Source information:
Method: cryo-electron microscopy, resolution 2.59 angstroms. The entry became public in 2024. 18S rRNA from Caenorhabditis elegans: 1476 nucleotides with solved positions. The entry has 73 different proteins, among them Large ribosomal subunit protein eL36, Small ribosomal subunit protein uS19 and Small ribosomal subunit protein uS7. An Rfam search finds the family "Eukaryotic small subunit ribosomal RNA" in it. The family is grouped with related families in Rfam's "SSU clan". The depositors describe the entry as "High-resolution C. elegans 80S ribosome structure - class 1". The sample was in a buffer at pH 7.4.
Context: bound to proteins that are not shown
RNA sequence: UACCUGAUUGAUUCUGUCAGCGCGAUAUGCUCAAGUAAAAGAUUAAGCCAUGCAUGC
RNA sequence: GAUUCAU
RNA sequence: UGAAAUUGCGUACGGCUCAUUAGAGCAGAUAUCACCUUAUCCGGG
RNA sequence: AUGGAUAACUGCGGAAAUACUGGAGCUAAUACAUGC
RNA sequence: ACCCCA
RNA sequence: GCGGGGUGCAAUUAUUAG
RNA sequence: UGUUGACUCUGAAUAAAGCAGUUUACUGUCAG
RNA sequence: CUGACUCUAUCCGGAAAGGGUGUCUGCCCUUUCAACUAGAUGGUAGUUUAUUGGACUACCAUGGUUGUUACGGGUAACGGAGAAUAAGGGUUCGACUCCGGAGAGGGAGCCUUAGAAACGGCUACCACGUCCAAGGAAGGCAGCAGGCGCGAAACUUAUCCACUGUUG
RNA sequence: UAUGAGAUAGUGACUAAAAAUAU
RNA sequence: AGUUGAAUACAAAUGAUUCUUCG
RNA sequence: AGGAGAGGGCAAGUCUGGUGCCAGCAGCCGCGGUAAUUCCAGCUCUCCUAGUGUAUCUCGUUAUUGCUGCGGUUAAAAAGCUCGUAGUUGGAUCUAGG
RNA sequence: UUUACCUUGAAUAAAUCAGAGUGCUCAAUACAAGCGCUUGCUUGAAUAG
RNA sequence: CAUCAUGGAAUAAUGAAA
RNA sequence: UUAAUGGUUAAGAGGGACAAACCGGGGGCAUUCGUAUCAUUACGCGAGAGGUGAAAUUCGUGGACCGUAGUGAGACGCCCAACAGCGAAAGCAUUUGCCAAGAAUGUCUUCAUUAAUCAAGAACGAAAGUCAGAGGUUCGAAGGCGAUUAGAUACCGCCCUAGUUCUGACCGUAAACGAUGCCAUCUCGCGAUUCGGAGGGU
RNA sequence: GCCCUGCCGAGGAGC
RNA sequence: AUCCGGAAACGAAAGUCUUUCGGUUCCGGGGGUAGUAUGGUUGCAAAGCUGAAACUUAAAGAAAUUGACGGAAGGGCACCACAAGGCGUGGAGCUUGCGGCUUAAUUUGACUCAACACGGGAAAACUCACCCGGUCCGGACACCAU
RNA sequence: GACUGACAGAUUGAAAGCUCUUUCUCGAUUUGGUGGUUGGUGGUGCAUGGCCGUUCUUAGUUGGUGGAGUGAUUUGUCUGGUUUAUUCCGAUAACGAGCGAGACUCUAGCCU
RNA sequence: CUAAAUAGUUGGCGAAUCUUCGGGUUCGU
RNA sequence: UAACUUCUUAGAGGGAUAAGCGGUGUUUAGCCGCACGAGAUUGAGCGAUAACAGGUCUGUGAUGCCCUUAGAUGUCCGGGGCUGCACGCGUGCUACACUGGUGGAGUCAGCGGGU
RNA sequence: CCUAUGCCGAAAGGUAUCGGUAAACCGUUGAAAUUCUUCCAUGUCCGGGAUAGGGUAUUGUAAUUAUUGCCCUUAAACGAGGAAUGCCUAGUAAGUGUGAGUCAUCAGCUCACGUUGAUUACGUCCCUGCCCUUUGUACACACCGCCCGUCGCUAUCCGGGACUGAACUGAUUCGAGAAGAGUGGGGACUGU
RNA sequence: GCGGAAACCAUUUUUAUCGCAUUGGUUUGAACCGGGUAAAAGUCGUAACAAGGUAGCUGUAGGUGAACCUGCAGCUGGAUCAUCG
Repeated sequence: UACCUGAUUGAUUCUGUCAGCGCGAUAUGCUCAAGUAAAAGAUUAAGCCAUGCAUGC
Repeated sequence: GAUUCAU
Repeated sequence: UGAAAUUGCGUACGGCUCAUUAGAGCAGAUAUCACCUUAUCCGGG
Repeated sequence: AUGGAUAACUGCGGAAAUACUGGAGCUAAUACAUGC
Repeated sequence: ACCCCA
Repeated sequence: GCGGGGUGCAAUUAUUAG
Repeated sequence: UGUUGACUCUGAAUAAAGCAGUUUACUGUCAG
Repeated sequence: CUGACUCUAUCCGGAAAGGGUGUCUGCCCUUUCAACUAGAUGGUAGUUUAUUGGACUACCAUGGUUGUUACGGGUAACGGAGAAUAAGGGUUCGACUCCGGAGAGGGAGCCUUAGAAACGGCUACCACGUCCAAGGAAGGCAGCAGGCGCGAAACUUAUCCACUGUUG
Repeated sequence: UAUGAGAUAGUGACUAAAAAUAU
Repeated sequence: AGUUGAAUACAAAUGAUUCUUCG
Repeated sequence: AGGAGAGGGCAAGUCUGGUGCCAGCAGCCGCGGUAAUUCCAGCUCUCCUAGUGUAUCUCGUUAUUGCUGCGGUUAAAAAGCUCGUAGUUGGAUCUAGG
Repeated sequence: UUUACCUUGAAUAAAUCAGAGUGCUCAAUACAAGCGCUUGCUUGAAUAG
Repeated sequence: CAUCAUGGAAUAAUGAAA
Repeated sequence: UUAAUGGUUAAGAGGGACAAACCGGGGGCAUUCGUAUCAUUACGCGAGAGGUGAAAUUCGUGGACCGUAGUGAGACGCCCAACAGCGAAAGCAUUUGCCAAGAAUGUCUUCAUUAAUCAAGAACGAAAGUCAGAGGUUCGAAGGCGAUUAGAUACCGCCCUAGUUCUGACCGUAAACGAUGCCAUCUCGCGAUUCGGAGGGU
Repeated sequence: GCCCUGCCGAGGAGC
Repeated sequence: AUCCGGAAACGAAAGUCUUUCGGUUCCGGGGGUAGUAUGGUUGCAAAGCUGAAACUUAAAGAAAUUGACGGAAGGGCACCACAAGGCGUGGAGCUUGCGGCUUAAUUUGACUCAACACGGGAAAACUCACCCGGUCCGGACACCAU
Repeated sequence: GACUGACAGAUUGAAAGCUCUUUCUCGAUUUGGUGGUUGGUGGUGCAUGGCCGUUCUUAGUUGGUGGAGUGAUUUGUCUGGUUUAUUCCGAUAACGAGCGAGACUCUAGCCU
Repeated sequence: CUAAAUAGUUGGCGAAUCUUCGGGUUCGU
Repeated sequence: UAACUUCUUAGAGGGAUAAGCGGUGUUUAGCCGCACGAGAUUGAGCGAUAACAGGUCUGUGAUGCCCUUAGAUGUCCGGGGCUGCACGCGUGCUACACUGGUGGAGUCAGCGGGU
Repeated sequence: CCUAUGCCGAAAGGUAUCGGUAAACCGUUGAAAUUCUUCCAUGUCCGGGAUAGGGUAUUGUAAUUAUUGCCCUUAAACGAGGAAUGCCUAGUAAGUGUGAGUCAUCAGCUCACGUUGAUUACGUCCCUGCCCUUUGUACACACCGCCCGUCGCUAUCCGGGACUGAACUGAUUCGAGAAGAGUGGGGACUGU
Repeated sequence: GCGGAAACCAUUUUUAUCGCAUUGGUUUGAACCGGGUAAAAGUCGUAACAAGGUAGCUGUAGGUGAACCUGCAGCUGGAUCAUCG
């Protein structure tokens, strides 16, 4: 940083895709010396709710 | 906020 | 000191979710000479 | 600065059960009424 | 200060 | 014109001048 | 007696009639 | 007898704030959807509303949209401000802290009011529950915290108006 | 005065920045 | 890292920000 | 100090023993058939780093959706040919000078 | 005379993106802060979309 | 984006007297 | 009441007109001719003919095949015939008559943008195939035989049905190919070829 | 009818 | 004779294109599933037009190069090929090698040319590698002993 | 006294002190264990060297520098004639070379 | 052309056979 | 016992090459025939690039790795086997006969080997 | 080690040893086929000599599963060899024996040597192959290549399918219809 | 005799909800009948690649165990860029 690399063949040049490669979202594995900000039952089941409060002056 | 003979 | 009750005020704000919804809803511009209003302001009552 | 009734309050009570309520005696108002 | 009878 | 009434705001209809 | 680009808009009037809406019986008061 | 408050109530006119409606432009996929529409398009007289309007009624006319894609169907679709990626041109998404809309288990109908078709208001029906002494009485967490389910998938049944606003 | 609006603390490798294993 | 007790903060608190015991 | 890795893509071992195309690894190409740099171990190193892998999806990569900007003789792709409505696109020419 | 097109202005909520300054120890951030001396002065909280 | 206004009059449409 | 009273030009765009001892297997309808194939008649012949790699099936003394001359049917238009022509393509070929159409060329003729490409829509569209009616020569899917073979539902040979031909309707597909859409324009050389024109020679 | 004109257009080709 | 172009074969267009951009229509997006299923539509029928998915797969393809091959073409050659022949082998007995069978072992390599009178392999012992028994250490050197 | 060996009986196919009866004899070399060697006609010719056979007894093969191609690769290494022969002549976008063939070594003549 | 008591020939010289009397065979040098 | 190398042996050389003539062929390369001649291609050895999973670990003190190492897969000793036989195949020898066999008679090699 | 030459023996062989390490001796290498004669005459016989019995020499430690040879006896198949198939162009094929390797003994094997000695051809690409060029290729383990279908087995996805199949869900017509709101009645009760 | 008025009755309207009925969309059982794909070493043949041994292929029609064969008309992607007038 206006970028590519492997794979069809005895070998060659193409077409072409597959794979690799960077970022981000969600989930999850292993692991995690202490601290600061900080998202957080949206995705499916606008499903069902015990219990306490949430609108009183 | 208005209406207080409760304590 | 102020309980209870009657009034008055508010609870139509705030909070949650995105099911419905494809001239619905939204964005920008724009009418309402077609309309309705407590709290708060100005005048008149 | 116009009148009468209704609560709490007292008491009588119903229901197993609710923030359920009927009578009876008052008793207040920026409630109700009349408008000066 | 204006409208109706007067 | 001696005197009697109505006319607040808002509002229904109809009308007048701008 | 006024606007708005434009008004059956707002004001000034006229004739009725109902219309139920409104022009502080409020609390604590203080000064002279 | 002369004054001055705080307060409450209260109509008219104009504001402000809010809302209801109207206009113009833009906004996903699909033809194995090509024709669609009968209150449908318009006129007049009314009714209703806060108001306009086929919003509704009576009479009348045959109108209205469409390959410049009507009509129908799908959406694992609330719209936007925006988010991710990213030479340039773009591709995809946007439930979510702000703005607008809608809903309070699904519908429908209403009371109060300035403001609601309100649901931490009522009334009825449907689905599903709760307490009964079986005569009756009730419920609406898509508010906060928690519980069961569903799932790959998401926190304490805590303390306070000390801060930020609501009339305080 | 009242406000699970709002503000505090709890679980929390969603994430963004800053950083101990030696000299 | 931790740790003991101080000092700070807060509606009360915890944890952050300073010292000190040991480590 | 933990995650992945140590054949190529892609930074980093043809060291030691077992198994003999089995167990396993491996996104792809490919390793393993009795002498394995790829597995199972043991020993060694590289990347990143209190983070690092895996799965699904979006964007770039992709000029493999192309308006900028693709391709149609043989790789996929010119309708058998013509008429034709909608759509798209349409020759030159008006006051130039000093 | 009309249009189309180009230039410049008007109307265009914030938050985010781009973008000045400021040692919250840096930075993400945040929008703070910085000097005298006590009874004080000055502030920044922009600029395009 | 759309709206309004100002200036520009090439380019592309469009109108005029048969 | 005045005025220059008022229409751009005529595209190496397009359309239309006119010309031609014009050009052409372009199309359609009638029509003429040609040998050949098959069948058949007459006459002669005399035992093979046919077919194959070799054979066989098959035909033949009822005299085949082969000769010469006829007759009938249907199909097809050889040679000429070509890197020739025409048509949108598919396609098109014996003579003559008639009908409508057209290219290029020539043009100091006319209109004056009327144009290019084209979703939907429409015409045509080889061969095979379907329907109905005529024809049925040749060839010939299917079918049946003789061969070959391990088999041979094939290649080869024999006999053949649909079809192949015409008329009137369907289908709408081909390696319907130049595997290259159409319109406009620019970029090289050479010599040949079809058509028309211009100028010379014979 | 044939020949000539590096003759002009329109085709269909070739090197 | 050919600029330029193209992966090349090749193309006066398939050129005037990363120096992309005259106008316009149709069509393609790895290979199959598959022009299949379903729906629609046309047709008397045969079928025509439109037209997927689940799933599967790492290639499938294009042009060209060098080999190999051809019941392709041309030229040339060879008794490990034929023609013109000679001698033969295959038939008999036996020798010898190989397979098989057998066995305690009948050791073993080689199996078209390019294995089979070959391992210079005519093995009585040895050769010998096979079978049945038995014997020796000819187990250096180093370290530790008993 | 670590360790050799041998009469005789038993034993064995065996005059094998192999082993068991028996007790004599040389005496540091041995014996036991742990490492390490050594040997093997044991496996693997599909781990290899060398050698041989075959492809293949035919005439075939390779650079260097030039040309043609993006490239793998081509040309040189041929149209033709000729030769057992890529042997020669010649033509030729190739020029100049190498190996192989030939030459060469042995062998058979016949003769000073 | 070179050479040949480890090869040979042509003789010469002895020998012993036959003889058709002219020659043949044969040893040792 | 002398002469000599014809024969024998083995050194050194010569000789044959398409050179000569005819024909043919591109004024070539060569080919065909004739001549001269002993002879007008006598037989072998060597023998390229690139290959085979060709054979050989059983030729080797050539050899990696694996196995074994003394109740040996080392070595030796004694026996047996490699020859074992319903059968199939390859290379060969001997024959099937008067162009012969049998008893006579008579005679001609070369390569090479030997304490 | 080759063995001369004597002698013995029917043979095999035995025995005393010359000469030689070599153009010196074996060795003038007296080989076979072949040449001339005798018998046999188309008879499996005087072709053939497999099989087997007895005896006997030699090598060697040893001979059985006979090492080999020698003597007598026994005397088999084989009457010119099917389908196939090998080698060969002149001193060659073929016949014929000899030497060497192996070797204490054992050659029907191999490597060479000579002796006798031909028929046929002096060509072709038909078969089997090789070389060069052009050509085609879907082959590159290179035709012993590659590759296509039905059928059979296994696994898996999808389609059609009688069954007026089944389930869930949304709309629309019709019938009934709770509740509210409007309107018309009604008037328990209490105010004047 | 005047007023206010609750239950109740009738009717109009908004209209939940429940029944059949029609229709749209999604999912799904099924005897049996078929397609596709995959799978180291199944049976039958030889269709194609060389003139693949009958050149191959396109359209169409029929037939056959199977690949396939045959008829008609096309193409070269052919095994011919050519053959003398």